An RNA structure from Xenopus laevis, in which 61 nucleotides are resolved. Lu et al. published it in Nature in 2003: "Crystal Structure of a Zinc-Finger-RNA Complex Reveals Two Modes of Molecular Recognition". The entry also models zinc and magnesium ions. It was solved by X-ray crystallography to 3.1 angstrom. Crystallisation conditions: 20% PEG 8000, 200MM KCL, 5MM MGCL2, 50MM MES, PH 5.6, 3MM DTT, 0.3MM ZNSO4. Protein in the same entry: TRANSCRIPTION FACTOR IIIA. The depositors describe the entry as "THE CRYSTAL STRUCTURE OF A ZINC FINGER - RNA COMPLEX REVEALS TWO MODES OF MOLECULAR RECOGNITION". Taxonomically the source falls in Xenopus (Eukaryota, Opisthokonta, Pipoidea, Xenopus).
RNA sequence: GCCGGCCACACCUACGGGGCCUGGUUAGUACCUGGGAAACCUGGGAAUACCAGGUGCCGGC
Numbered sequence: 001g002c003c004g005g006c007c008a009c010a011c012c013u014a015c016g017g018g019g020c021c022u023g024g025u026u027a028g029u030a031c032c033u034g035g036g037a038a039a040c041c042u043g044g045g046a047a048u049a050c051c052a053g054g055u056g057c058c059g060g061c
Stems, first nucleotide, its partner, number of pairs: 001061005011018002019055003023051003031044002035040001
Other pairs, nucleotide, nucleotide, family: 006056cWW008019tWS013016tWS022053cWS026048cWW027047tHH028029cHS028045tWS029046tWH030045tHS033042cWW034042cWS035041cWW036038tHS
């Protein structure tokens, strides 16, 4: 290099970054489940935004 596995950390780029992943916060919140007179409790649980780095590994000719 070709192919295949994984299915973007793999991709695009005016080469400054964009996108994507990862870890904190937003947040155990908004919000639904359901129990409740209700304070709360039970089980799920975002968005948005912000900080912090990372950007292809494996197998076959």